Solved structure of RNA (crRNA) with a sequence from Acidaminococcus sp. BV3L6, together with DNA, 79 nucleotides shown.
The organism belongs to Acidaminococcus, within Bacteria.
It was solved by X-ray crystallography to 2 angstroms.
The work is reported in "Structural Basis for the Altered PAM Recognition by Engineered CRISPR-Cpf1" (Nishimasu et al., Mol. Cell, 2017).
Context: bound to proteins that are not shown
RNA sequence: AAUUUCUACUCUUGUAGAUGGAAAUUAGGUGCGCUUGGC
DNA sequence: GCCAAGCGCACCTAATTTCCTATAGGACTG
DNA sequence: CAGTCCTATA
Numbered sequence: 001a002a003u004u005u006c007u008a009c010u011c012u013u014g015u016a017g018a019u020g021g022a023a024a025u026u027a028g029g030u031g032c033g034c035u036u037g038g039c
Numbered sequence: 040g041c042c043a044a045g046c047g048c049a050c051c052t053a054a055t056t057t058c059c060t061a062t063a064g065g066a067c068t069g
Numbered sequence: 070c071a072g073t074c075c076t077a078t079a
Stems, first nucleotide, its partner, number of pairs: 005018005020059020060079010
C1' cells in the first nucleotide's frame, strides 16, 4: 500500500472478488440539544 | 442511567422512477 | 432562401 470505483491485498510498477450510470425525488437512520412524562 | 411521545439542527444511507436515439421539424443564420 | 443545427419527438 497502487484501483473506473469499492473492499481485501502486495509473488507481481500491481493481485483477488465485486461494480448500472446520470439525473430527479422520497423515505429512513445516527448523533446532539430541548419539552412533558414513565421507570 | 434507560425509555415514551414530540420538536430543532448536523450528516449518512437506501429505494424508486426516467433515459441510455436517429431523425422529423423548424428556428436561426447570413 | 438555402443550409445549418437545436429541439423534441415516435